[PDB]
Context: bound to proteins that are not shown
RNA sequence: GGCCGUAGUGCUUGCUCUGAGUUUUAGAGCUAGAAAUAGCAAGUUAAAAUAAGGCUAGUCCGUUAUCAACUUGAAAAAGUGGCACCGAGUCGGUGCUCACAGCGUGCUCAGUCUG
DNA sequence: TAGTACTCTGCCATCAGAGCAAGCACTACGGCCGATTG
DNA sequence: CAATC
DNA sequence: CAGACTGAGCACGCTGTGA
DNA sequence: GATGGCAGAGTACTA
Numbered sequence: 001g002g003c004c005g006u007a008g009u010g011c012u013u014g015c016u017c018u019g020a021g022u023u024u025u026a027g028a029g030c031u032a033g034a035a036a037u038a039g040c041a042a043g044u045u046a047a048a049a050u051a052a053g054g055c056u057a058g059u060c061c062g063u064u065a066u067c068a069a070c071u072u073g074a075a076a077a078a079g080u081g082g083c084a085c086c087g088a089g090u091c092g093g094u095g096c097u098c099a100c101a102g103c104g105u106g107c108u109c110a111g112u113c114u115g
Numbered sequence: 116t117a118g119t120a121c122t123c124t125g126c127c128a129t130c131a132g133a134g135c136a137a138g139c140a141c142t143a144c145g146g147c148c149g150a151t152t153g
Numbered sequence: 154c155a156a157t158c
Numbered sequence: 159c160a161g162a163c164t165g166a167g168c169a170c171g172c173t174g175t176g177a
Numbered sequence: 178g179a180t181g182g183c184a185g186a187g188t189a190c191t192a
C1' cells in the first nucleotide's frame, strides 16, 4: 500500500406529508357632533391565492446546473487574435528580413572503453 | 410657479417540522495480506 | 531469506 | 550508474562581406 | 447575510 468487517459523523439527490405566515373579502360597530373629532364596544374564525403561468392537459411542469464578443450554423457545436527585449501605477516603449563567412561557449542524441 | 426628474437615506427581505430511499466522503478501530530480486 | 518498491 | 573520449545536430553571442 | 429594490424627503431644471 490493498483487502475487508464494525461503528460514527457530515453532505448530496429524489419523493410523500404537516403546522403556521402573508394578501383580499365576510363577521351590520354604537353614542354626541354639519363636520373633522372625542368617548365606549369589539377583537380568537372562515373562504380563496401562495411564485405570473404553460401545454404536453397530467391529481404534470414552472426558482438546480449552464451562459464574454464575432463568423458558420436548425441545433448540438466548430472556428476567430505574431514574437523578442528593456522597463512599470492597472500596462508602456523599442525592435523584427536575408545569404555566406570567422571566433568563443553550451546543450541534446548516439557510440567506445574502464570501474 | 407647478410639473417632472434626479439623489440620498433608512428599512427590508416566508419560516419551522416529520418520515423514506439511494449514494459519497471522512474518521477510527482490528485482522490479514505482497511480490520480486539480490 | 531479507529488504525495497 | 561514474569517468573520459568521439561523432552528428542544434543554439547563443558578437563580428565581417554584401543585399 | 450581503445587496438590490423601494418609499419618502430634499433639491433642481424647465414649460
Stems, first nucleotide, its partner, number of pairs: 001148020021050006029040004053061002055058001069080004082096006097177019116192013149158005